[PDB]
Context: one part of a larger RNA, bound to proteins that are not shown
RNA sequence: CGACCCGUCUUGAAACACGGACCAAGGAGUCUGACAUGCGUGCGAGUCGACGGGUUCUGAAACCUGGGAUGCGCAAGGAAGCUGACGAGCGGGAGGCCCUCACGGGCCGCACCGCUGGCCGACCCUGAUCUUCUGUGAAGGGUUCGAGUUGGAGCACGCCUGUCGGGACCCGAAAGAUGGUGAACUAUGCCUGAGCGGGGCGAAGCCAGAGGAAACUCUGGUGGAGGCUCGAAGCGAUACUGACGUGCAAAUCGUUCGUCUGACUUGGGUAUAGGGGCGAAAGACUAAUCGAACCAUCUAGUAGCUGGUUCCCUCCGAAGUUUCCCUCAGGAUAGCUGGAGCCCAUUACGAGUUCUAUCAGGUAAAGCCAAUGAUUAGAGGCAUUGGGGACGCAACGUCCUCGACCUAUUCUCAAACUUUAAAUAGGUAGGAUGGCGCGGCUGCUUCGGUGAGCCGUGCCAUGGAAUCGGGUGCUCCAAGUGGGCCAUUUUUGGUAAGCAGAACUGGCGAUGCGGGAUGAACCGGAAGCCGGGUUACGGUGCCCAACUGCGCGCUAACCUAGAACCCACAAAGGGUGUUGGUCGAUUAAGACAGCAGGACGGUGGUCAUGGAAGUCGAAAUCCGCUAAGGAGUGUGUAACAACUCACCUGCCGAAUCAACUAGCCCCGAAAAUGGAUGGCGCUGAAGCGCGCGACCCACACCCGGCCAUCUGGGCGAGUGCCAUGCCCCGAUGAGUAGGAGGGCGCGGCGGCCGAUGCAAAACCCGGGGCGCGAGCCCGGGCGGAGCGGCCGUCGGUGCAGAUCUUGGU
Numbered sequence: 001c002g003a004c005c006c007g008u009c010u011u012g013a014a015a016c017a018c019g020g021a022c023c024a025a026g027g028a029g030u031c032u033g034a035c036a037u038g039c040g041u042g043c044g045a046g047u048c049g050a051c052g053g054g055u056u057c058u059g060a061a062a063c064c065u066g067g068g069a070u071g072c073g074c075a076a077g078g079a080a081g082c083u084g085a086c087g088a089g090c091g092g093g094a095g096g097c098c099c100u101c102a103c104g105g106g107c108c109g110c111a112c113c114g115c116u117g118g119c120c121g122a123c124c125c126u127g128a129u130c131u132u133c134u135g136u137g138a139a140g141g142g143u144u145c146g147a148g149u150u151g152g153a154g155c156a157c158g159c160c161u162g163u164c165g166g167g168a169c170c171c172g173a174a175a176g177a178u179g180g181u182g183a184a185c186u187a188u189g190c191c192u193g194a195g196c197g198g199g200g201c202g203a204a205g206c207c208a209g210a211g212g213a214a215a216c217u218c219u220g221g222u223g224g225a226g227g228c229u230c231g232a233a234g235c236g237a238u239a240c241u242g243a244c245g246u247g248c249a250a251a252u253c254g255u256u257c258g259u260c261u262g263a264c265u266u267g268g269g270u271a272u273a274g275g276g277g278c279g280a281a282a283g284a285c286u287a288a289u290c291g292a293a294c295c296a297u298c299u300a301g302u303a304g305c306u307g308g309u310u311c312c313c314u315c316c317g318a319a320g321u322u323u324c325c326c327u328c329a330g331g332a333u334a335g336c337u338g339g340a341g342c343c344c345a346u347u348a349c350g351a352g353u354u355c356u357a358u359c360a361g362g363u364a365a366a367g368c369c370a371a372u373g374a375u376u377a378g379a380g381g382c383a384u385u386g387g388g389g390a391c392g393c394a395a396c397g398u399c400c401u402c403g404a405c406c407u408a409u410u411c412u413c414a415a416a417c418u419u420u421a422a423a424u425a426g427g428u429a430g431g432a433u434g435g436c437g438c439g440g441c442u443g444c445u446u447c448g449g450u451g452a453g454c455c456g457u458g459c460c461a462u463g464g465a466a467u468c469g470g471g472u473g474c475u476c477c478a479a480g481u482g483g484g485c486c487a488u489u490u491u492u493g494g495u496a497a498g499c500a501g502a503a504c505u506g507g508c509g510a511u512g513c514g515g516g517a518u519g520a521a522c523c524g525g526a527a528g529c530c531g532g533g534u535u536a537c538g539g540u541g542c543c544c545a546a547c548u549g550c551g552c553g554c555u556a557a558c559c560u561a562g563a564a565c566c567c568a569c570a571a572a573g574g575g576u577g578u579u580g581g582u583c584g585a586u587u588a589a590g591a592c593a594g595c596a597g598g599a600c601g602g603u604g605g606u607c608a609u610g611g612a613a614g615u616c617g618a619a620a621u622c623c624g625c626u627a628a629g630g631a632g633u634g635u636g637u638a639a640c641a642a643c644u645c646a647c648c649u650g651c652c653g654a655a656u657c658a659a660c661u662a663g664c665c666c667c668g669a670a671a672a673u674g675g676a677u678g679g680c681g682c683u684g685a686a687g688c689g690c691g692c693g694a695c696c697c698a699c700a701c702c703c704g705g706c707c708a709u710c711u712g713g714g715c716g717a718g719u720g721c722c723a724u725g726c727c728c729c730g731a732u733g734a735g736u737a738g739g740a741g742g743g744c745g746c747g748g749c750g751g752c753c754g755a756u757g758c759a760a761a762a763c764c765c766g767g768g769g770c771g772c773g774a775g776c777c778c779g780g781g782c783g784g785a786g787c788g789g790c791c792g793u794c795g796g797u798g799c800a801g802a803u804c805u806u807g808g809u
Stems, first nucleotide, its partner, number of pairs: 005020004021809006031166006038159006046070001048068001052064002074081001088116005095108005117150001119148001120146001122144001123142003130135001169308002172305001176298006187272009198230003205222007234259003239255002242253002274290001276286002311743006321334001323332003335481001337478001339476004344471001349469003353466002355430005365420001366418002372414002377409001379407003387401001389399003434460004441453002444451001484508004489503002492500002513524003528706007538696003541680003547693001549692006562682001573667003577664006584657003594651001596649003601623002607617001630645001707733004712728003744798001746795001749792003753788002763781002767778004
Other pairs, nucleotide, nucleotide, family: 006800tWS006801tWS010012tHS011484tSS011485tSS013017tHS027802tWS028308tSS028799tWH029309cWS030168tWS037160cWW041157cWW044153tSS045071tSS047069cWW049064tHS049065tHS054062cWW056060tHS073084tWS073148cSS075121tSS083084cWS084120cSS087118tWS093110tHS093111tHS094109tHS100103tHS118149cWW121145cWW127137tSS131134cWW166168tWW171306cWH173302tWH174301tWW175299cWW182274tWH182287tHS183186tWS183272tWH183277tWS187278tSS196232cWS196262cWH197231tHS201225tWW201226cWS202224tWS203224tHS204223tHS212214tHS212215tHS233260tHS238256cWW239254cWW244249cWS247249tHS248252cWS273276cSS274293tHS275292tHS278284cWW279282cWS317737tHS318480tSS318736tWH319481tSS319510tHH320509tHS322333cWW327330tWS336480cWW338477cWW338739tSS343472cWW351466tWW360425cWW361424tWH362363cHS362421tWS363422tWH364421tHS367370cHS367414tWH368414tWH370418cWS371417cWS374412cWW376410cWW378408cWW382404cWW386402cWS388400tWW391398cWW431434cSS431464tWS432463cWH438456tWW438457cWW441452tWW445450cWW446448tHS461463tSS479738cSS480737cSS485521tWS488504cWH491501cWS494496tHS494497tHS508520cSS509510cHS512699tWS514536tWS514537tSS516566tWS518568tWH519567tWH522565cWS524536cSS535697tHS535698tWH536697tHS537697tHS539546tSS548686cWH555685tWW556683tWS557683tWW561685tWH563681cWW571669tHH572668tHS583658cWW586656cWW587654tWS588654tWS590653tWS591653tHS591655tWS592652tHS595650cWW598628tSS599646tHS603613cSS603631cWH604615cHS608616tHS610638tWS613640cHS614634cWH615636tWS625629tWW626627tHS626629tWS627648cSS632633cHS632634cHS632644cWS633644cWW634643cWW635643cWW636637cWS677680cHH681686tSS711729cWW715725cWW717718cWH735736cHS743774tSS744774tSS745797cWS747794cWW748793cWW752789cWW756757cSS756785tWS757785tWS759783tWS759784tWS759785tHS760784tHS760786tSS761783tHS762782cWW762783cWS765779cWW
C1' cells in the first nucleotide's frame, strides 16, 4: 500500500462472481509411428550394419552380404519425350589483389540478392537434308506452364519445439450400441385357499281381510333383495398445506376422514422381461431404479464448453484486428510477437518527420439576386385568347379587377445541392540504384539509322534541402491472439444512458508508484537495486509531509454559506441584499426626500343631455400670468368647489432618477438507514477570485556506488589449469499471454570419489551461516544400517487448489 487470501474466469475479481475447514500422501503436455523447421554428429554422389548370415564373454557387442529404400534429373493425364552437354550476361557484393603517404582510383569478385537470356519436358508454332511409305527433327520462334538444366546435396542418427494418428495435457456429459439379469416390490391374468362385527333401507314372492256378480282394485302383514347406505376388522388416504421435516421413518405419526358383501379384500402356487411387459391409462408402474429398468462390455467413447494443470532466475514481449467458414463461445488466413539466424556496417540505404517544390481532395465553412432543391415577403412590368365586372351596336377597342407568368429585389436553409471552398490529414520528388560523352544491335520503330530500349568503354564526390540512425538490411520457422474494454477529440442512431455503433489517438487490458479523500481506464510519470540531492502532479490551519506567509479585492447565506478538471448533478426566471461598471437624464442658475404654501384663470366658444371648468362617461392638448397650477392621478357637491398628487416654490444644503452589464450571496432548489468540501472546523478564512515569494513533494530526474543483460574492447607464447575464463566499456532493465536463454531439487542407471554401529539414512530444532532465488551448508536433539557428492545417462521427476482422490484431525 492494506482494492478480502490465492487461483481461475472475465473488459474489470476484494468482490453481494465461482472453488477452497485444515494438513499429509497421490495427482495432469507423456510415450510412439510417420512428418516440418532448427541445432548437432558422421559420411558424402552417395548414403543408410543389425530382413538376413557369420559369430558370441550371449536378449548385447563384434563382423559382413547383396542390396532394398532414399538421393544423384526432369516433366506429363498418358503415350512419351531431337531426347535435358555448346555454354551465360548485368547491377549491388564481403574479401583479396594492384597503385597511391593517405583520401581514393583501378583489378579480381564470394556469400547473397535482384534482373535479363539460352537449353529441357508438358503445351503451341516452325519442319532442311534424309526416309521400311510417314516417319525424320537439322533450323528459327512463342503474353502458355513445371517441384527442371544453365555449373547438384543428400542420406543416416539424435534432441528440442511444431504437426497428425493414437485415450493423447488432466478430468467431465446427456447419450448410443452389444450381450446379459430381475415380476421377492409392483402391474395384470390364471389356479387354489383364507377373511368381511352389528345396523339403516325394506325388493320379488307369499298370506289374511276388504270392496267388486265380473273384469279387477284396495289395506294390514309376511319375507329379506341390492356392483344399496351407516359403520368395526380389513383395505384406502380428504384436510390441517398439523406433528416430524439432519425424522421413529430415503414418505412415518396424530386428528379429521373414503370404502367395508362386492367391478370385495388378501396369501401361496403359477404366467408375461426391456423398444419389452403390464396398464379400469397416471407416461403410471415393472425389487428406495422408469418419457425406455438394472448390470457388465464396446469404453480409457465424444464434448469448439467449465474446473485444475505441479521448481527458480534472466532477456525480449503481444492481441482481441484482416479475410473465409452451418460461421459469429471455435478453426483456417494475414498481422502483431519470439526464436534460429543470414548479410553488411556508418560504407549503405532507411524514416508514424519537417522543409522545399509540385500534385490530388469537395469536409468544416460559404453560397442561393450561380446551376439543382427547399423557401418568405412584397414591388414593378407584360397577354391575339385563365377568369370576373364597368364603358361600349362594333373594333386589329378602352379602363379597373383578380390570377398566371416575367424582371429587378428580398428572406432563410441542404447528408443524400454546389460554381465556389479551407485547416489538420494524404501522394510524389530533392541524384553515383544518378547524369553526360563515345559507339553497337533489332524481326522493333522509322517511306529514311530516323528513333526507342538494352549491352562494351570513358568522364563527374561528398554532391546535390533539413535531421537522425547507443547500427541496419534480409530469410526461415513457430507460439499466443482470434469475446476486448475505457478517456479526450471527431461522429451516426437514440429523449437519453456508465447505451448500441464508427473515425483518429492514447491508455486499461499488460500499471504499480505519486496526485484526484476514496476509485482498473482521468492527472503526473512507464518501475533494476540503494545512498545523497532535485522535482512533477497536487499541496502548505490541523488531520497530513509543508508559510495560521505576504499582497488586493469580494462574501454575512432561518429555509440548502462556500470549498479543485473527469466527479458525484442542476436550470429558465427573479432580488431597492452588497459590489464595481455602462448608457441617458436632472443638479450649487439650489435640484432630489419630507414638512408649510399654491395646484387658478382663457373655460361647462364645445359632446355624453339629467349631466360634469379634468372629474357616473369618451377621441383629445395649447395660451394668459408665468417659475407655477393636468383642458387632469384620485377625495367628492347625482352641481361649482377647495382637498389630494405631478408641477414648482419657502425651509433644506448635496446629490438624485431610469434602463442595463456581471460578481458573490439569497430565492427558484422537495426523498426516503443518520452523513458527508473526505474530516474537523474555518468569516481581515483554513472561503471564493487573483498576484508574488518561500517551501513541501513519485520506484520520475541527476550524481555516486552496485547487479545482470546487451554493446564495443582487451588480455594465452607455454609451463596453474574455468579462456564456454578473467578484466576494462557505456547504455539499458515494468511486464500478462507467450517464446527463447541460464540454473536448482528428487528417483534410478554407467563412470568417479567420499562417508559409516567408535553411530548411516531418516526425522526434529522462536540454533548459526551462504545464495537474488531455485535451494544449500553446518551444529545440537532423536535414531540404529546403509548412504551422499561430482561427471555422463534417463524418467511414472518437484504441487495449494481441481464442487480434487485416499488417510488423519
Molecule: 60S ribosomal RNA, nucleotides 637 to 1445
Organism: Triticum aestivum